[PDB]
Context: one part of a larger RNA, bound to proteins that are not shown
Molecule: 26S rRNA, nucleotides 412 to 1425
Organism: Neurospora crassa
């Protein structure tokens, strides 16, 4: 030593703030007024202030001097009892199992071999083979004494030790324990030692461990080879009006609201005034129209809350009723014999009555419409402005070496019987041809290609007497013009030119959207849609809340009892598919 | 046609589970009498509602209640995506599209070297302990830790999502099953004969038997077959299966499952993460001991709910104070306090040319913070705090505009 920056944590340097230098107490010098009293004046009716008797060296009272004592007081640590939580050992005592199982010694029975002694065979340094059931080793099984034996597990009841972190509150009050003392018992105290400053600590600046992808954004997923971002300062995106709507806060309240308007004024304020009106107070019909109490403005559950304890029982929610409109049926007395509609009822219906709740005013949230959170078209339309470049045409001007080839006239000769033929010539036609200026632009797909140049340079090339180039003047003006026709040209602009307004056009789409900490915390799913990038609806989430807080219920089991046709399962069982042989 | 037989059914069934699923499990309830009714009954019979009376807080199952109930108004969404498990198209997809729960968006931590979904756990600021997944040769905190076994690979193998391997195959090795031959001699090796009795019978060119064939009784042996691999066509040589003469202890066959090997071929140079590793540092398996997450226990301290108490006030920014407890993740949203500019009322008898605002300042200190507040250096005329009202009030981005490097 092929990024850096950043976080956690030490060490090195540099620098740099606090804190501490003493303060309260008791007792020993040297200066001044205190106890009580009177005398005014104020007060919380008994405290005090004003002047004045306090008279004052170990004596009051207060101050400074100078010693002494106790107590507190900075920083960084050791120890020595104690509290919590903790981690590692060690110690004695219980139970428990076959009250371990084995195991050791003696007593007894029964067995065999990886066969001890002894004996029988070969070798025989070494063994091997057979018999041989403890002998001159031992071993296996059963039962029985010492023995209620030990030890081993794992279940407890208590003691002691080493070590770590931590001291959290701040008069006494409690819960206990001891016993005449207290205490380890509602949370640390005592003792001790060095420093008193850069030593502790802090900040920067470096190294060092160990880490750490570039932010915003769109997304199911970005370090991303998705996009925006060279850097820096300044601006820089949910405003406002007007109409709803829910909630707070206010003042009045069956009423409310001055402010269109009038008087007045310290003059765009402020203060006062009243009639109409605006909303509410009565609703139901499509309209003529009608138009809310049978009852303590009703019965029964439930209900905070008071209770004289026996009941009343707001609000509120279930329920069964009563009126009042509106459909729909029925039809009295009556009568301008065609009007009226009384009663009485209907699984009807209504944004209703059922002992008013509104009015205007603050704030906040959330709707429409406006530029409407900021920027953004591709387009429309009004009205003018341009042919100075190009495109066409009209008037008037003007410019284009030298050479090839040789049409018609024409002039001579030949040849032929005639018709007419041929040959030299001369001539000088041609939207003829080479090629120079001037026009144009094939090819190198040359150079340039952040150029000389928003189309140039070179070279090669196409025409070059004409449908050739070309000046000025003048027409043709945008859905119009002009076009040997390519949508081509119309001032670098053309499949409809350029300025200026309507204009902040619209945009379900793309980008942005500006300080902090708390607490709550999703969807990507349902229906509908000219719906598939997009909305309305439910659903999930905030917040305000109120009834209330002997509030109820449960993504759960236990018991009792139901559906269900999937996993398997049938096919000598329906259907539907299938192998084979045997008897009729 | 009858009695059997083998095999099937997402659109077939006599059966028929597990998982999940309805509905009681009582005070609004039982039980006498007994009322009301225009319903009902032959009927005061019965339905439904109730007076009066009886059963009590054991009021008729656990278990929790660390979810009471109901409103009202409104945000953001309406592209999803993954994974046990069932599942459908399809040859298969890191594919398409369902159901249940769970996770990622919207989320960090500690393993999986490396990751959006896996494992373990969700997270206020620290201290002290202990784990959970996962480890424990170095990289790396914690063992070349104890114990049995297996592997040797000229491509070993090394830890679930995961980043791969099949069919068939080894006389590699270990472990196993089942069957046969063994001391009255298994395999192999060494070897001589494999007999005869009698040439028992078919094919007649030619077989005790070997061009071929329907298949066969038997002496003395350790023992030998009416029958053979080279076959003249024949008996003949002579082998095998077999007998032994020897060997002295297990072998033979078919098979099964573990590690290993062959199968097993891409392109830059490389990937159990890496070194490296062989009675391992591999593989399977039991056992002790350690490490460490923001997890779990104690503690201190912040902040948010929630529960108390505090007035003949010796009494309090009561919007304070003391005393318990429990939680803290967050995009998109939703509140609620608080910090910060311009300007307006009011106050504080506020600052100031003895220097207002303003700007530099690896100089302090207060806040968790956004901001507050001092020293120091430069300037030269205005400024600030409080309480209330205003708004053209907060900037890192828009190929954002302007000037400027």
């Nucleotide at each position: 030593g092929g990024a850096a920056g950043c976080g956690u944590u030490u060490g090195u340097g540099a620098c740099c703030a606090g804190a501490c230098u003493u303060g309260c107490g008791c007792c020993g010098u040297u200066c001044c007024g205190a106890u009580c009293a009177u005398c005014c004046g104020g007060u919380g009716u008994u405290c005090u202030c004003a002047c004045c008797g306090g008279u004052g060296c170990a004596c009051u009272c207060g101050g400074g001097a100078c010693g002494g004592c106790u107590c507190a007081g900075g920083c960084c640590a050791g120890c020595a009892u104690c509290g919590g939580u903790u981690u590692u050992g060690g110690c004695g005592g219980g139970g428990g199992g076959a009250u371990a199982a084995a195991g050791g010694u003696c007593c007894g029975g029964g067995g065999a071999a990886c066969g001890u002694a002894g004996c029988u065979c070969c070798u025989c340094c070494g063994g091997g083979a057979g018999u041989g059931u403890u002998a001159u080793a031992g071993c296996c099984c059963c039962g029985g004494g010492c023995g209620u034996a030990a030890u081993g597990c794992c279940c407890u009841c208590g003691c002691c030790g080493g070590g770590a972190c931590c001291g959290a509150g701040g008069u006494u009050c409690g819960c206990g324990c001891a016993u005449c003392u207290g205490c380890a018992a509602g949370g640390a105290u005592g003792c001790u030692g060095g420093c008193g400053u850069a030593a502790u600590g802090g900040u920067c600046a470096u190294c060092a461990a160990c880490g750490a992808c570039c932010c915003g954004u769109c997304u199911u997923g970005a370090a991303a080879c998705a996009c925006g971002g060279a850097c820096c300062a300044a601006g820089g995106a949910g405003u406002c009006a007007a109409g709803g709507u829910u909630u707070u806060g206010c003042g009045c309240g069956a009423g409310u609201g001055u402010u269109u308007g009038g008087g007045u004024g310290u003059a765009a304020a402020a203060c006062c005034c009243g009639c109409a009106c605006g909303c509410g107070u009565a609703a139901u019909g499509a309209a003529a129209g009608u138009g809310a109490a049978c009852g303590u403005a009703g019965g029964u559950g439930a209900g905070a809350g008071c209770u004289u304890c026996g009941g009343c029982g707001c609000a509120u929610c279930a329920u069964c009723g009563a009126c009042c409109g509106a459909u729909c049926c029925u039809g009295a007395u009556g009568u301008a014999u065609u009007c009226g509609g009384a009663u009485g009822g209907a699984u009807u219906u209504g944004a209703g009555u059922a002992a008013g709740a509104g009015c205007g005013u603050u704030a906040a949230g959330c709707c429409u419409u406006g530029g409407a959170c900021c920027c953004g078209a591709a387009a429309g339309a009004u009205g003018g402005u341009g042919a100075a470049c190009u495109a066409u045409g009209c008037u008037u001007g003007g410019a284009u070496a030298g050479g090839g080839u040789g049409a018609a006239g024409c002039c001579a000769g030949a040849g032929g019987a005639a018709a007419c033929u041929c040959u030299g010539g001369u001539g000088g036609a041609g939207g003829c041809u080479c090629g120079c200026a001037g026009c144009g632009g094939u090819u190198c797909u040359g150079a340039c290609g952040u150029g000389c140049a928003a189309a140039u340079c070179g070279a090669u090339c196409g025409u070059c007497a004409a449908a050739u180039c070309u000046g000025a003047g003048c027409a043709u003006g945008g859905g119009g013009g002009c076009g040997a026709a390519a949508g081509a040209c119309u001032a670098a602009u053309c499949g409809a030119a350029c300025c200026a307004u309507c204009u902040a056009g619209u945009a379900g789409c793309u980008g942005g959207u500006u300080a902090c900490c708390g607490c709550c915390g999703a969807a990507g799913u349902u229906u509908c849609c000219c719906u598939c990038a997009g909305g309305a609806u439910a659903g999930c989430a905030g917040u305000g809340u109120u009834g209330u807080u002997c509030u109820u219920c449960a993504g759960u089991u236990u018991u009792a009892u139901g559906a269900g046709g999937u996993a398997a399962a049938g096919c000598g069982a329906a259907u539907g598919a299938u192998u084979a042989g045997g008897g009729a | 046609c009858c009695a059997u037989u083998c095999u099937c059914a997402a659109a077939c069934u006599u059966u028929a589970a597990a998982u999940a699923u309805g509905u009681a499990a009582g005070a609004a309830g039982c039980c006498c009498u007994u009322g009301u009714u225009a319903c009902u009954u032959a009927a005061u019979u019965g339905a439904a509602c109730g007076u009066g009376g009886g059963c009590a807080u054991u009021c008729g199952a656990a278990u929790g209640u660390a979810c009471c109930a109901a409103c009202a108004c409104u945000a953001g969404u309406g592209g999803g995506c993954c994974a046990u498990u069932u599942u459908u198209g399809g040859u298969a997809a890191g594919c398409a599209g369902a159901a249940c729960u769970g996770g990622c968006g919207a989320u960090g931590c500690g393993g999986g070297a490396u990751g959006a979904a896996c494992c373990g756990a969700a997270c206020g600021c620290g201290g002290g302990g202990u784990u959970a997944a996962g480890g424990u040769g170095c990289c790396g905190g914690a063992g070349u830790g104890g114990a049995c076994g297996c592997u040797c690979a000229u491509c070993a193998g090394a830890c679930a999502c995961c980043a791969c391997a099949a069919a068939a195959g080894g006389c590699g090795u270990u472990a196993g099953u089942a069957c046969a031959u063994c001391u009255u001699g298994a395999c192999a090796g060494c070897a001589g004969g494999a007999c005869g009795g009698u040439g028992g019978c078919c094919a007649u060119g030619g077989a005790a038997g070997u061009c071929g064939g329907a298949a066969u009784c038997c002496g003395c042996u350790a023992a030998g077959g009416a029958c053979u691999g080279u076959g003249u066509a024949a008996c003949a040589a002579c082998u095998c299966a077999c007998c032994u003469g020897c060997c002295g202890a297990a072998u033979g066959u078919a098979c099964u499952a573990g590690c290993c090997c062959u199968g097993a071929a891409a392109a830059u140079g490389g990937a159990u993460g890496g070194c490296g590793c062989u009675c391992a540092a591999g593989c399977g398996u039991c056992c002790c001991a350690c490490c460490c997450a923001u997890a779990c226990c104690c503690c201190g301290c912040c902040c948010u709910c929630a529960g108390g108490g505090u007035a003949g006030a010796a009494a309090c920014g009561a919007u304070g104070c003391c005393c318990u407890g429990a939680g803290g993740a967050g995009u998109a949203g939703g509140c609620g306090g608080c910090c910060g500019u311009g300007g307006a009322g009011g106050u504080c008898a506020g600052u100031g040319a003895c220097g207002a605002a303003g700007c530099c300042u690896a100089g302090g200190g207060c806040g968790u913070g956004a901001g507050c507040c001092c020293g120091g250096g430069u300037c030269g005329a205005a400024c600030g705090g409080c309480c209330u009202c205003u708004a053209g009030u907060g900037c890192a981005g828009a190929u954002c505009u302007u000037g400027g490097u």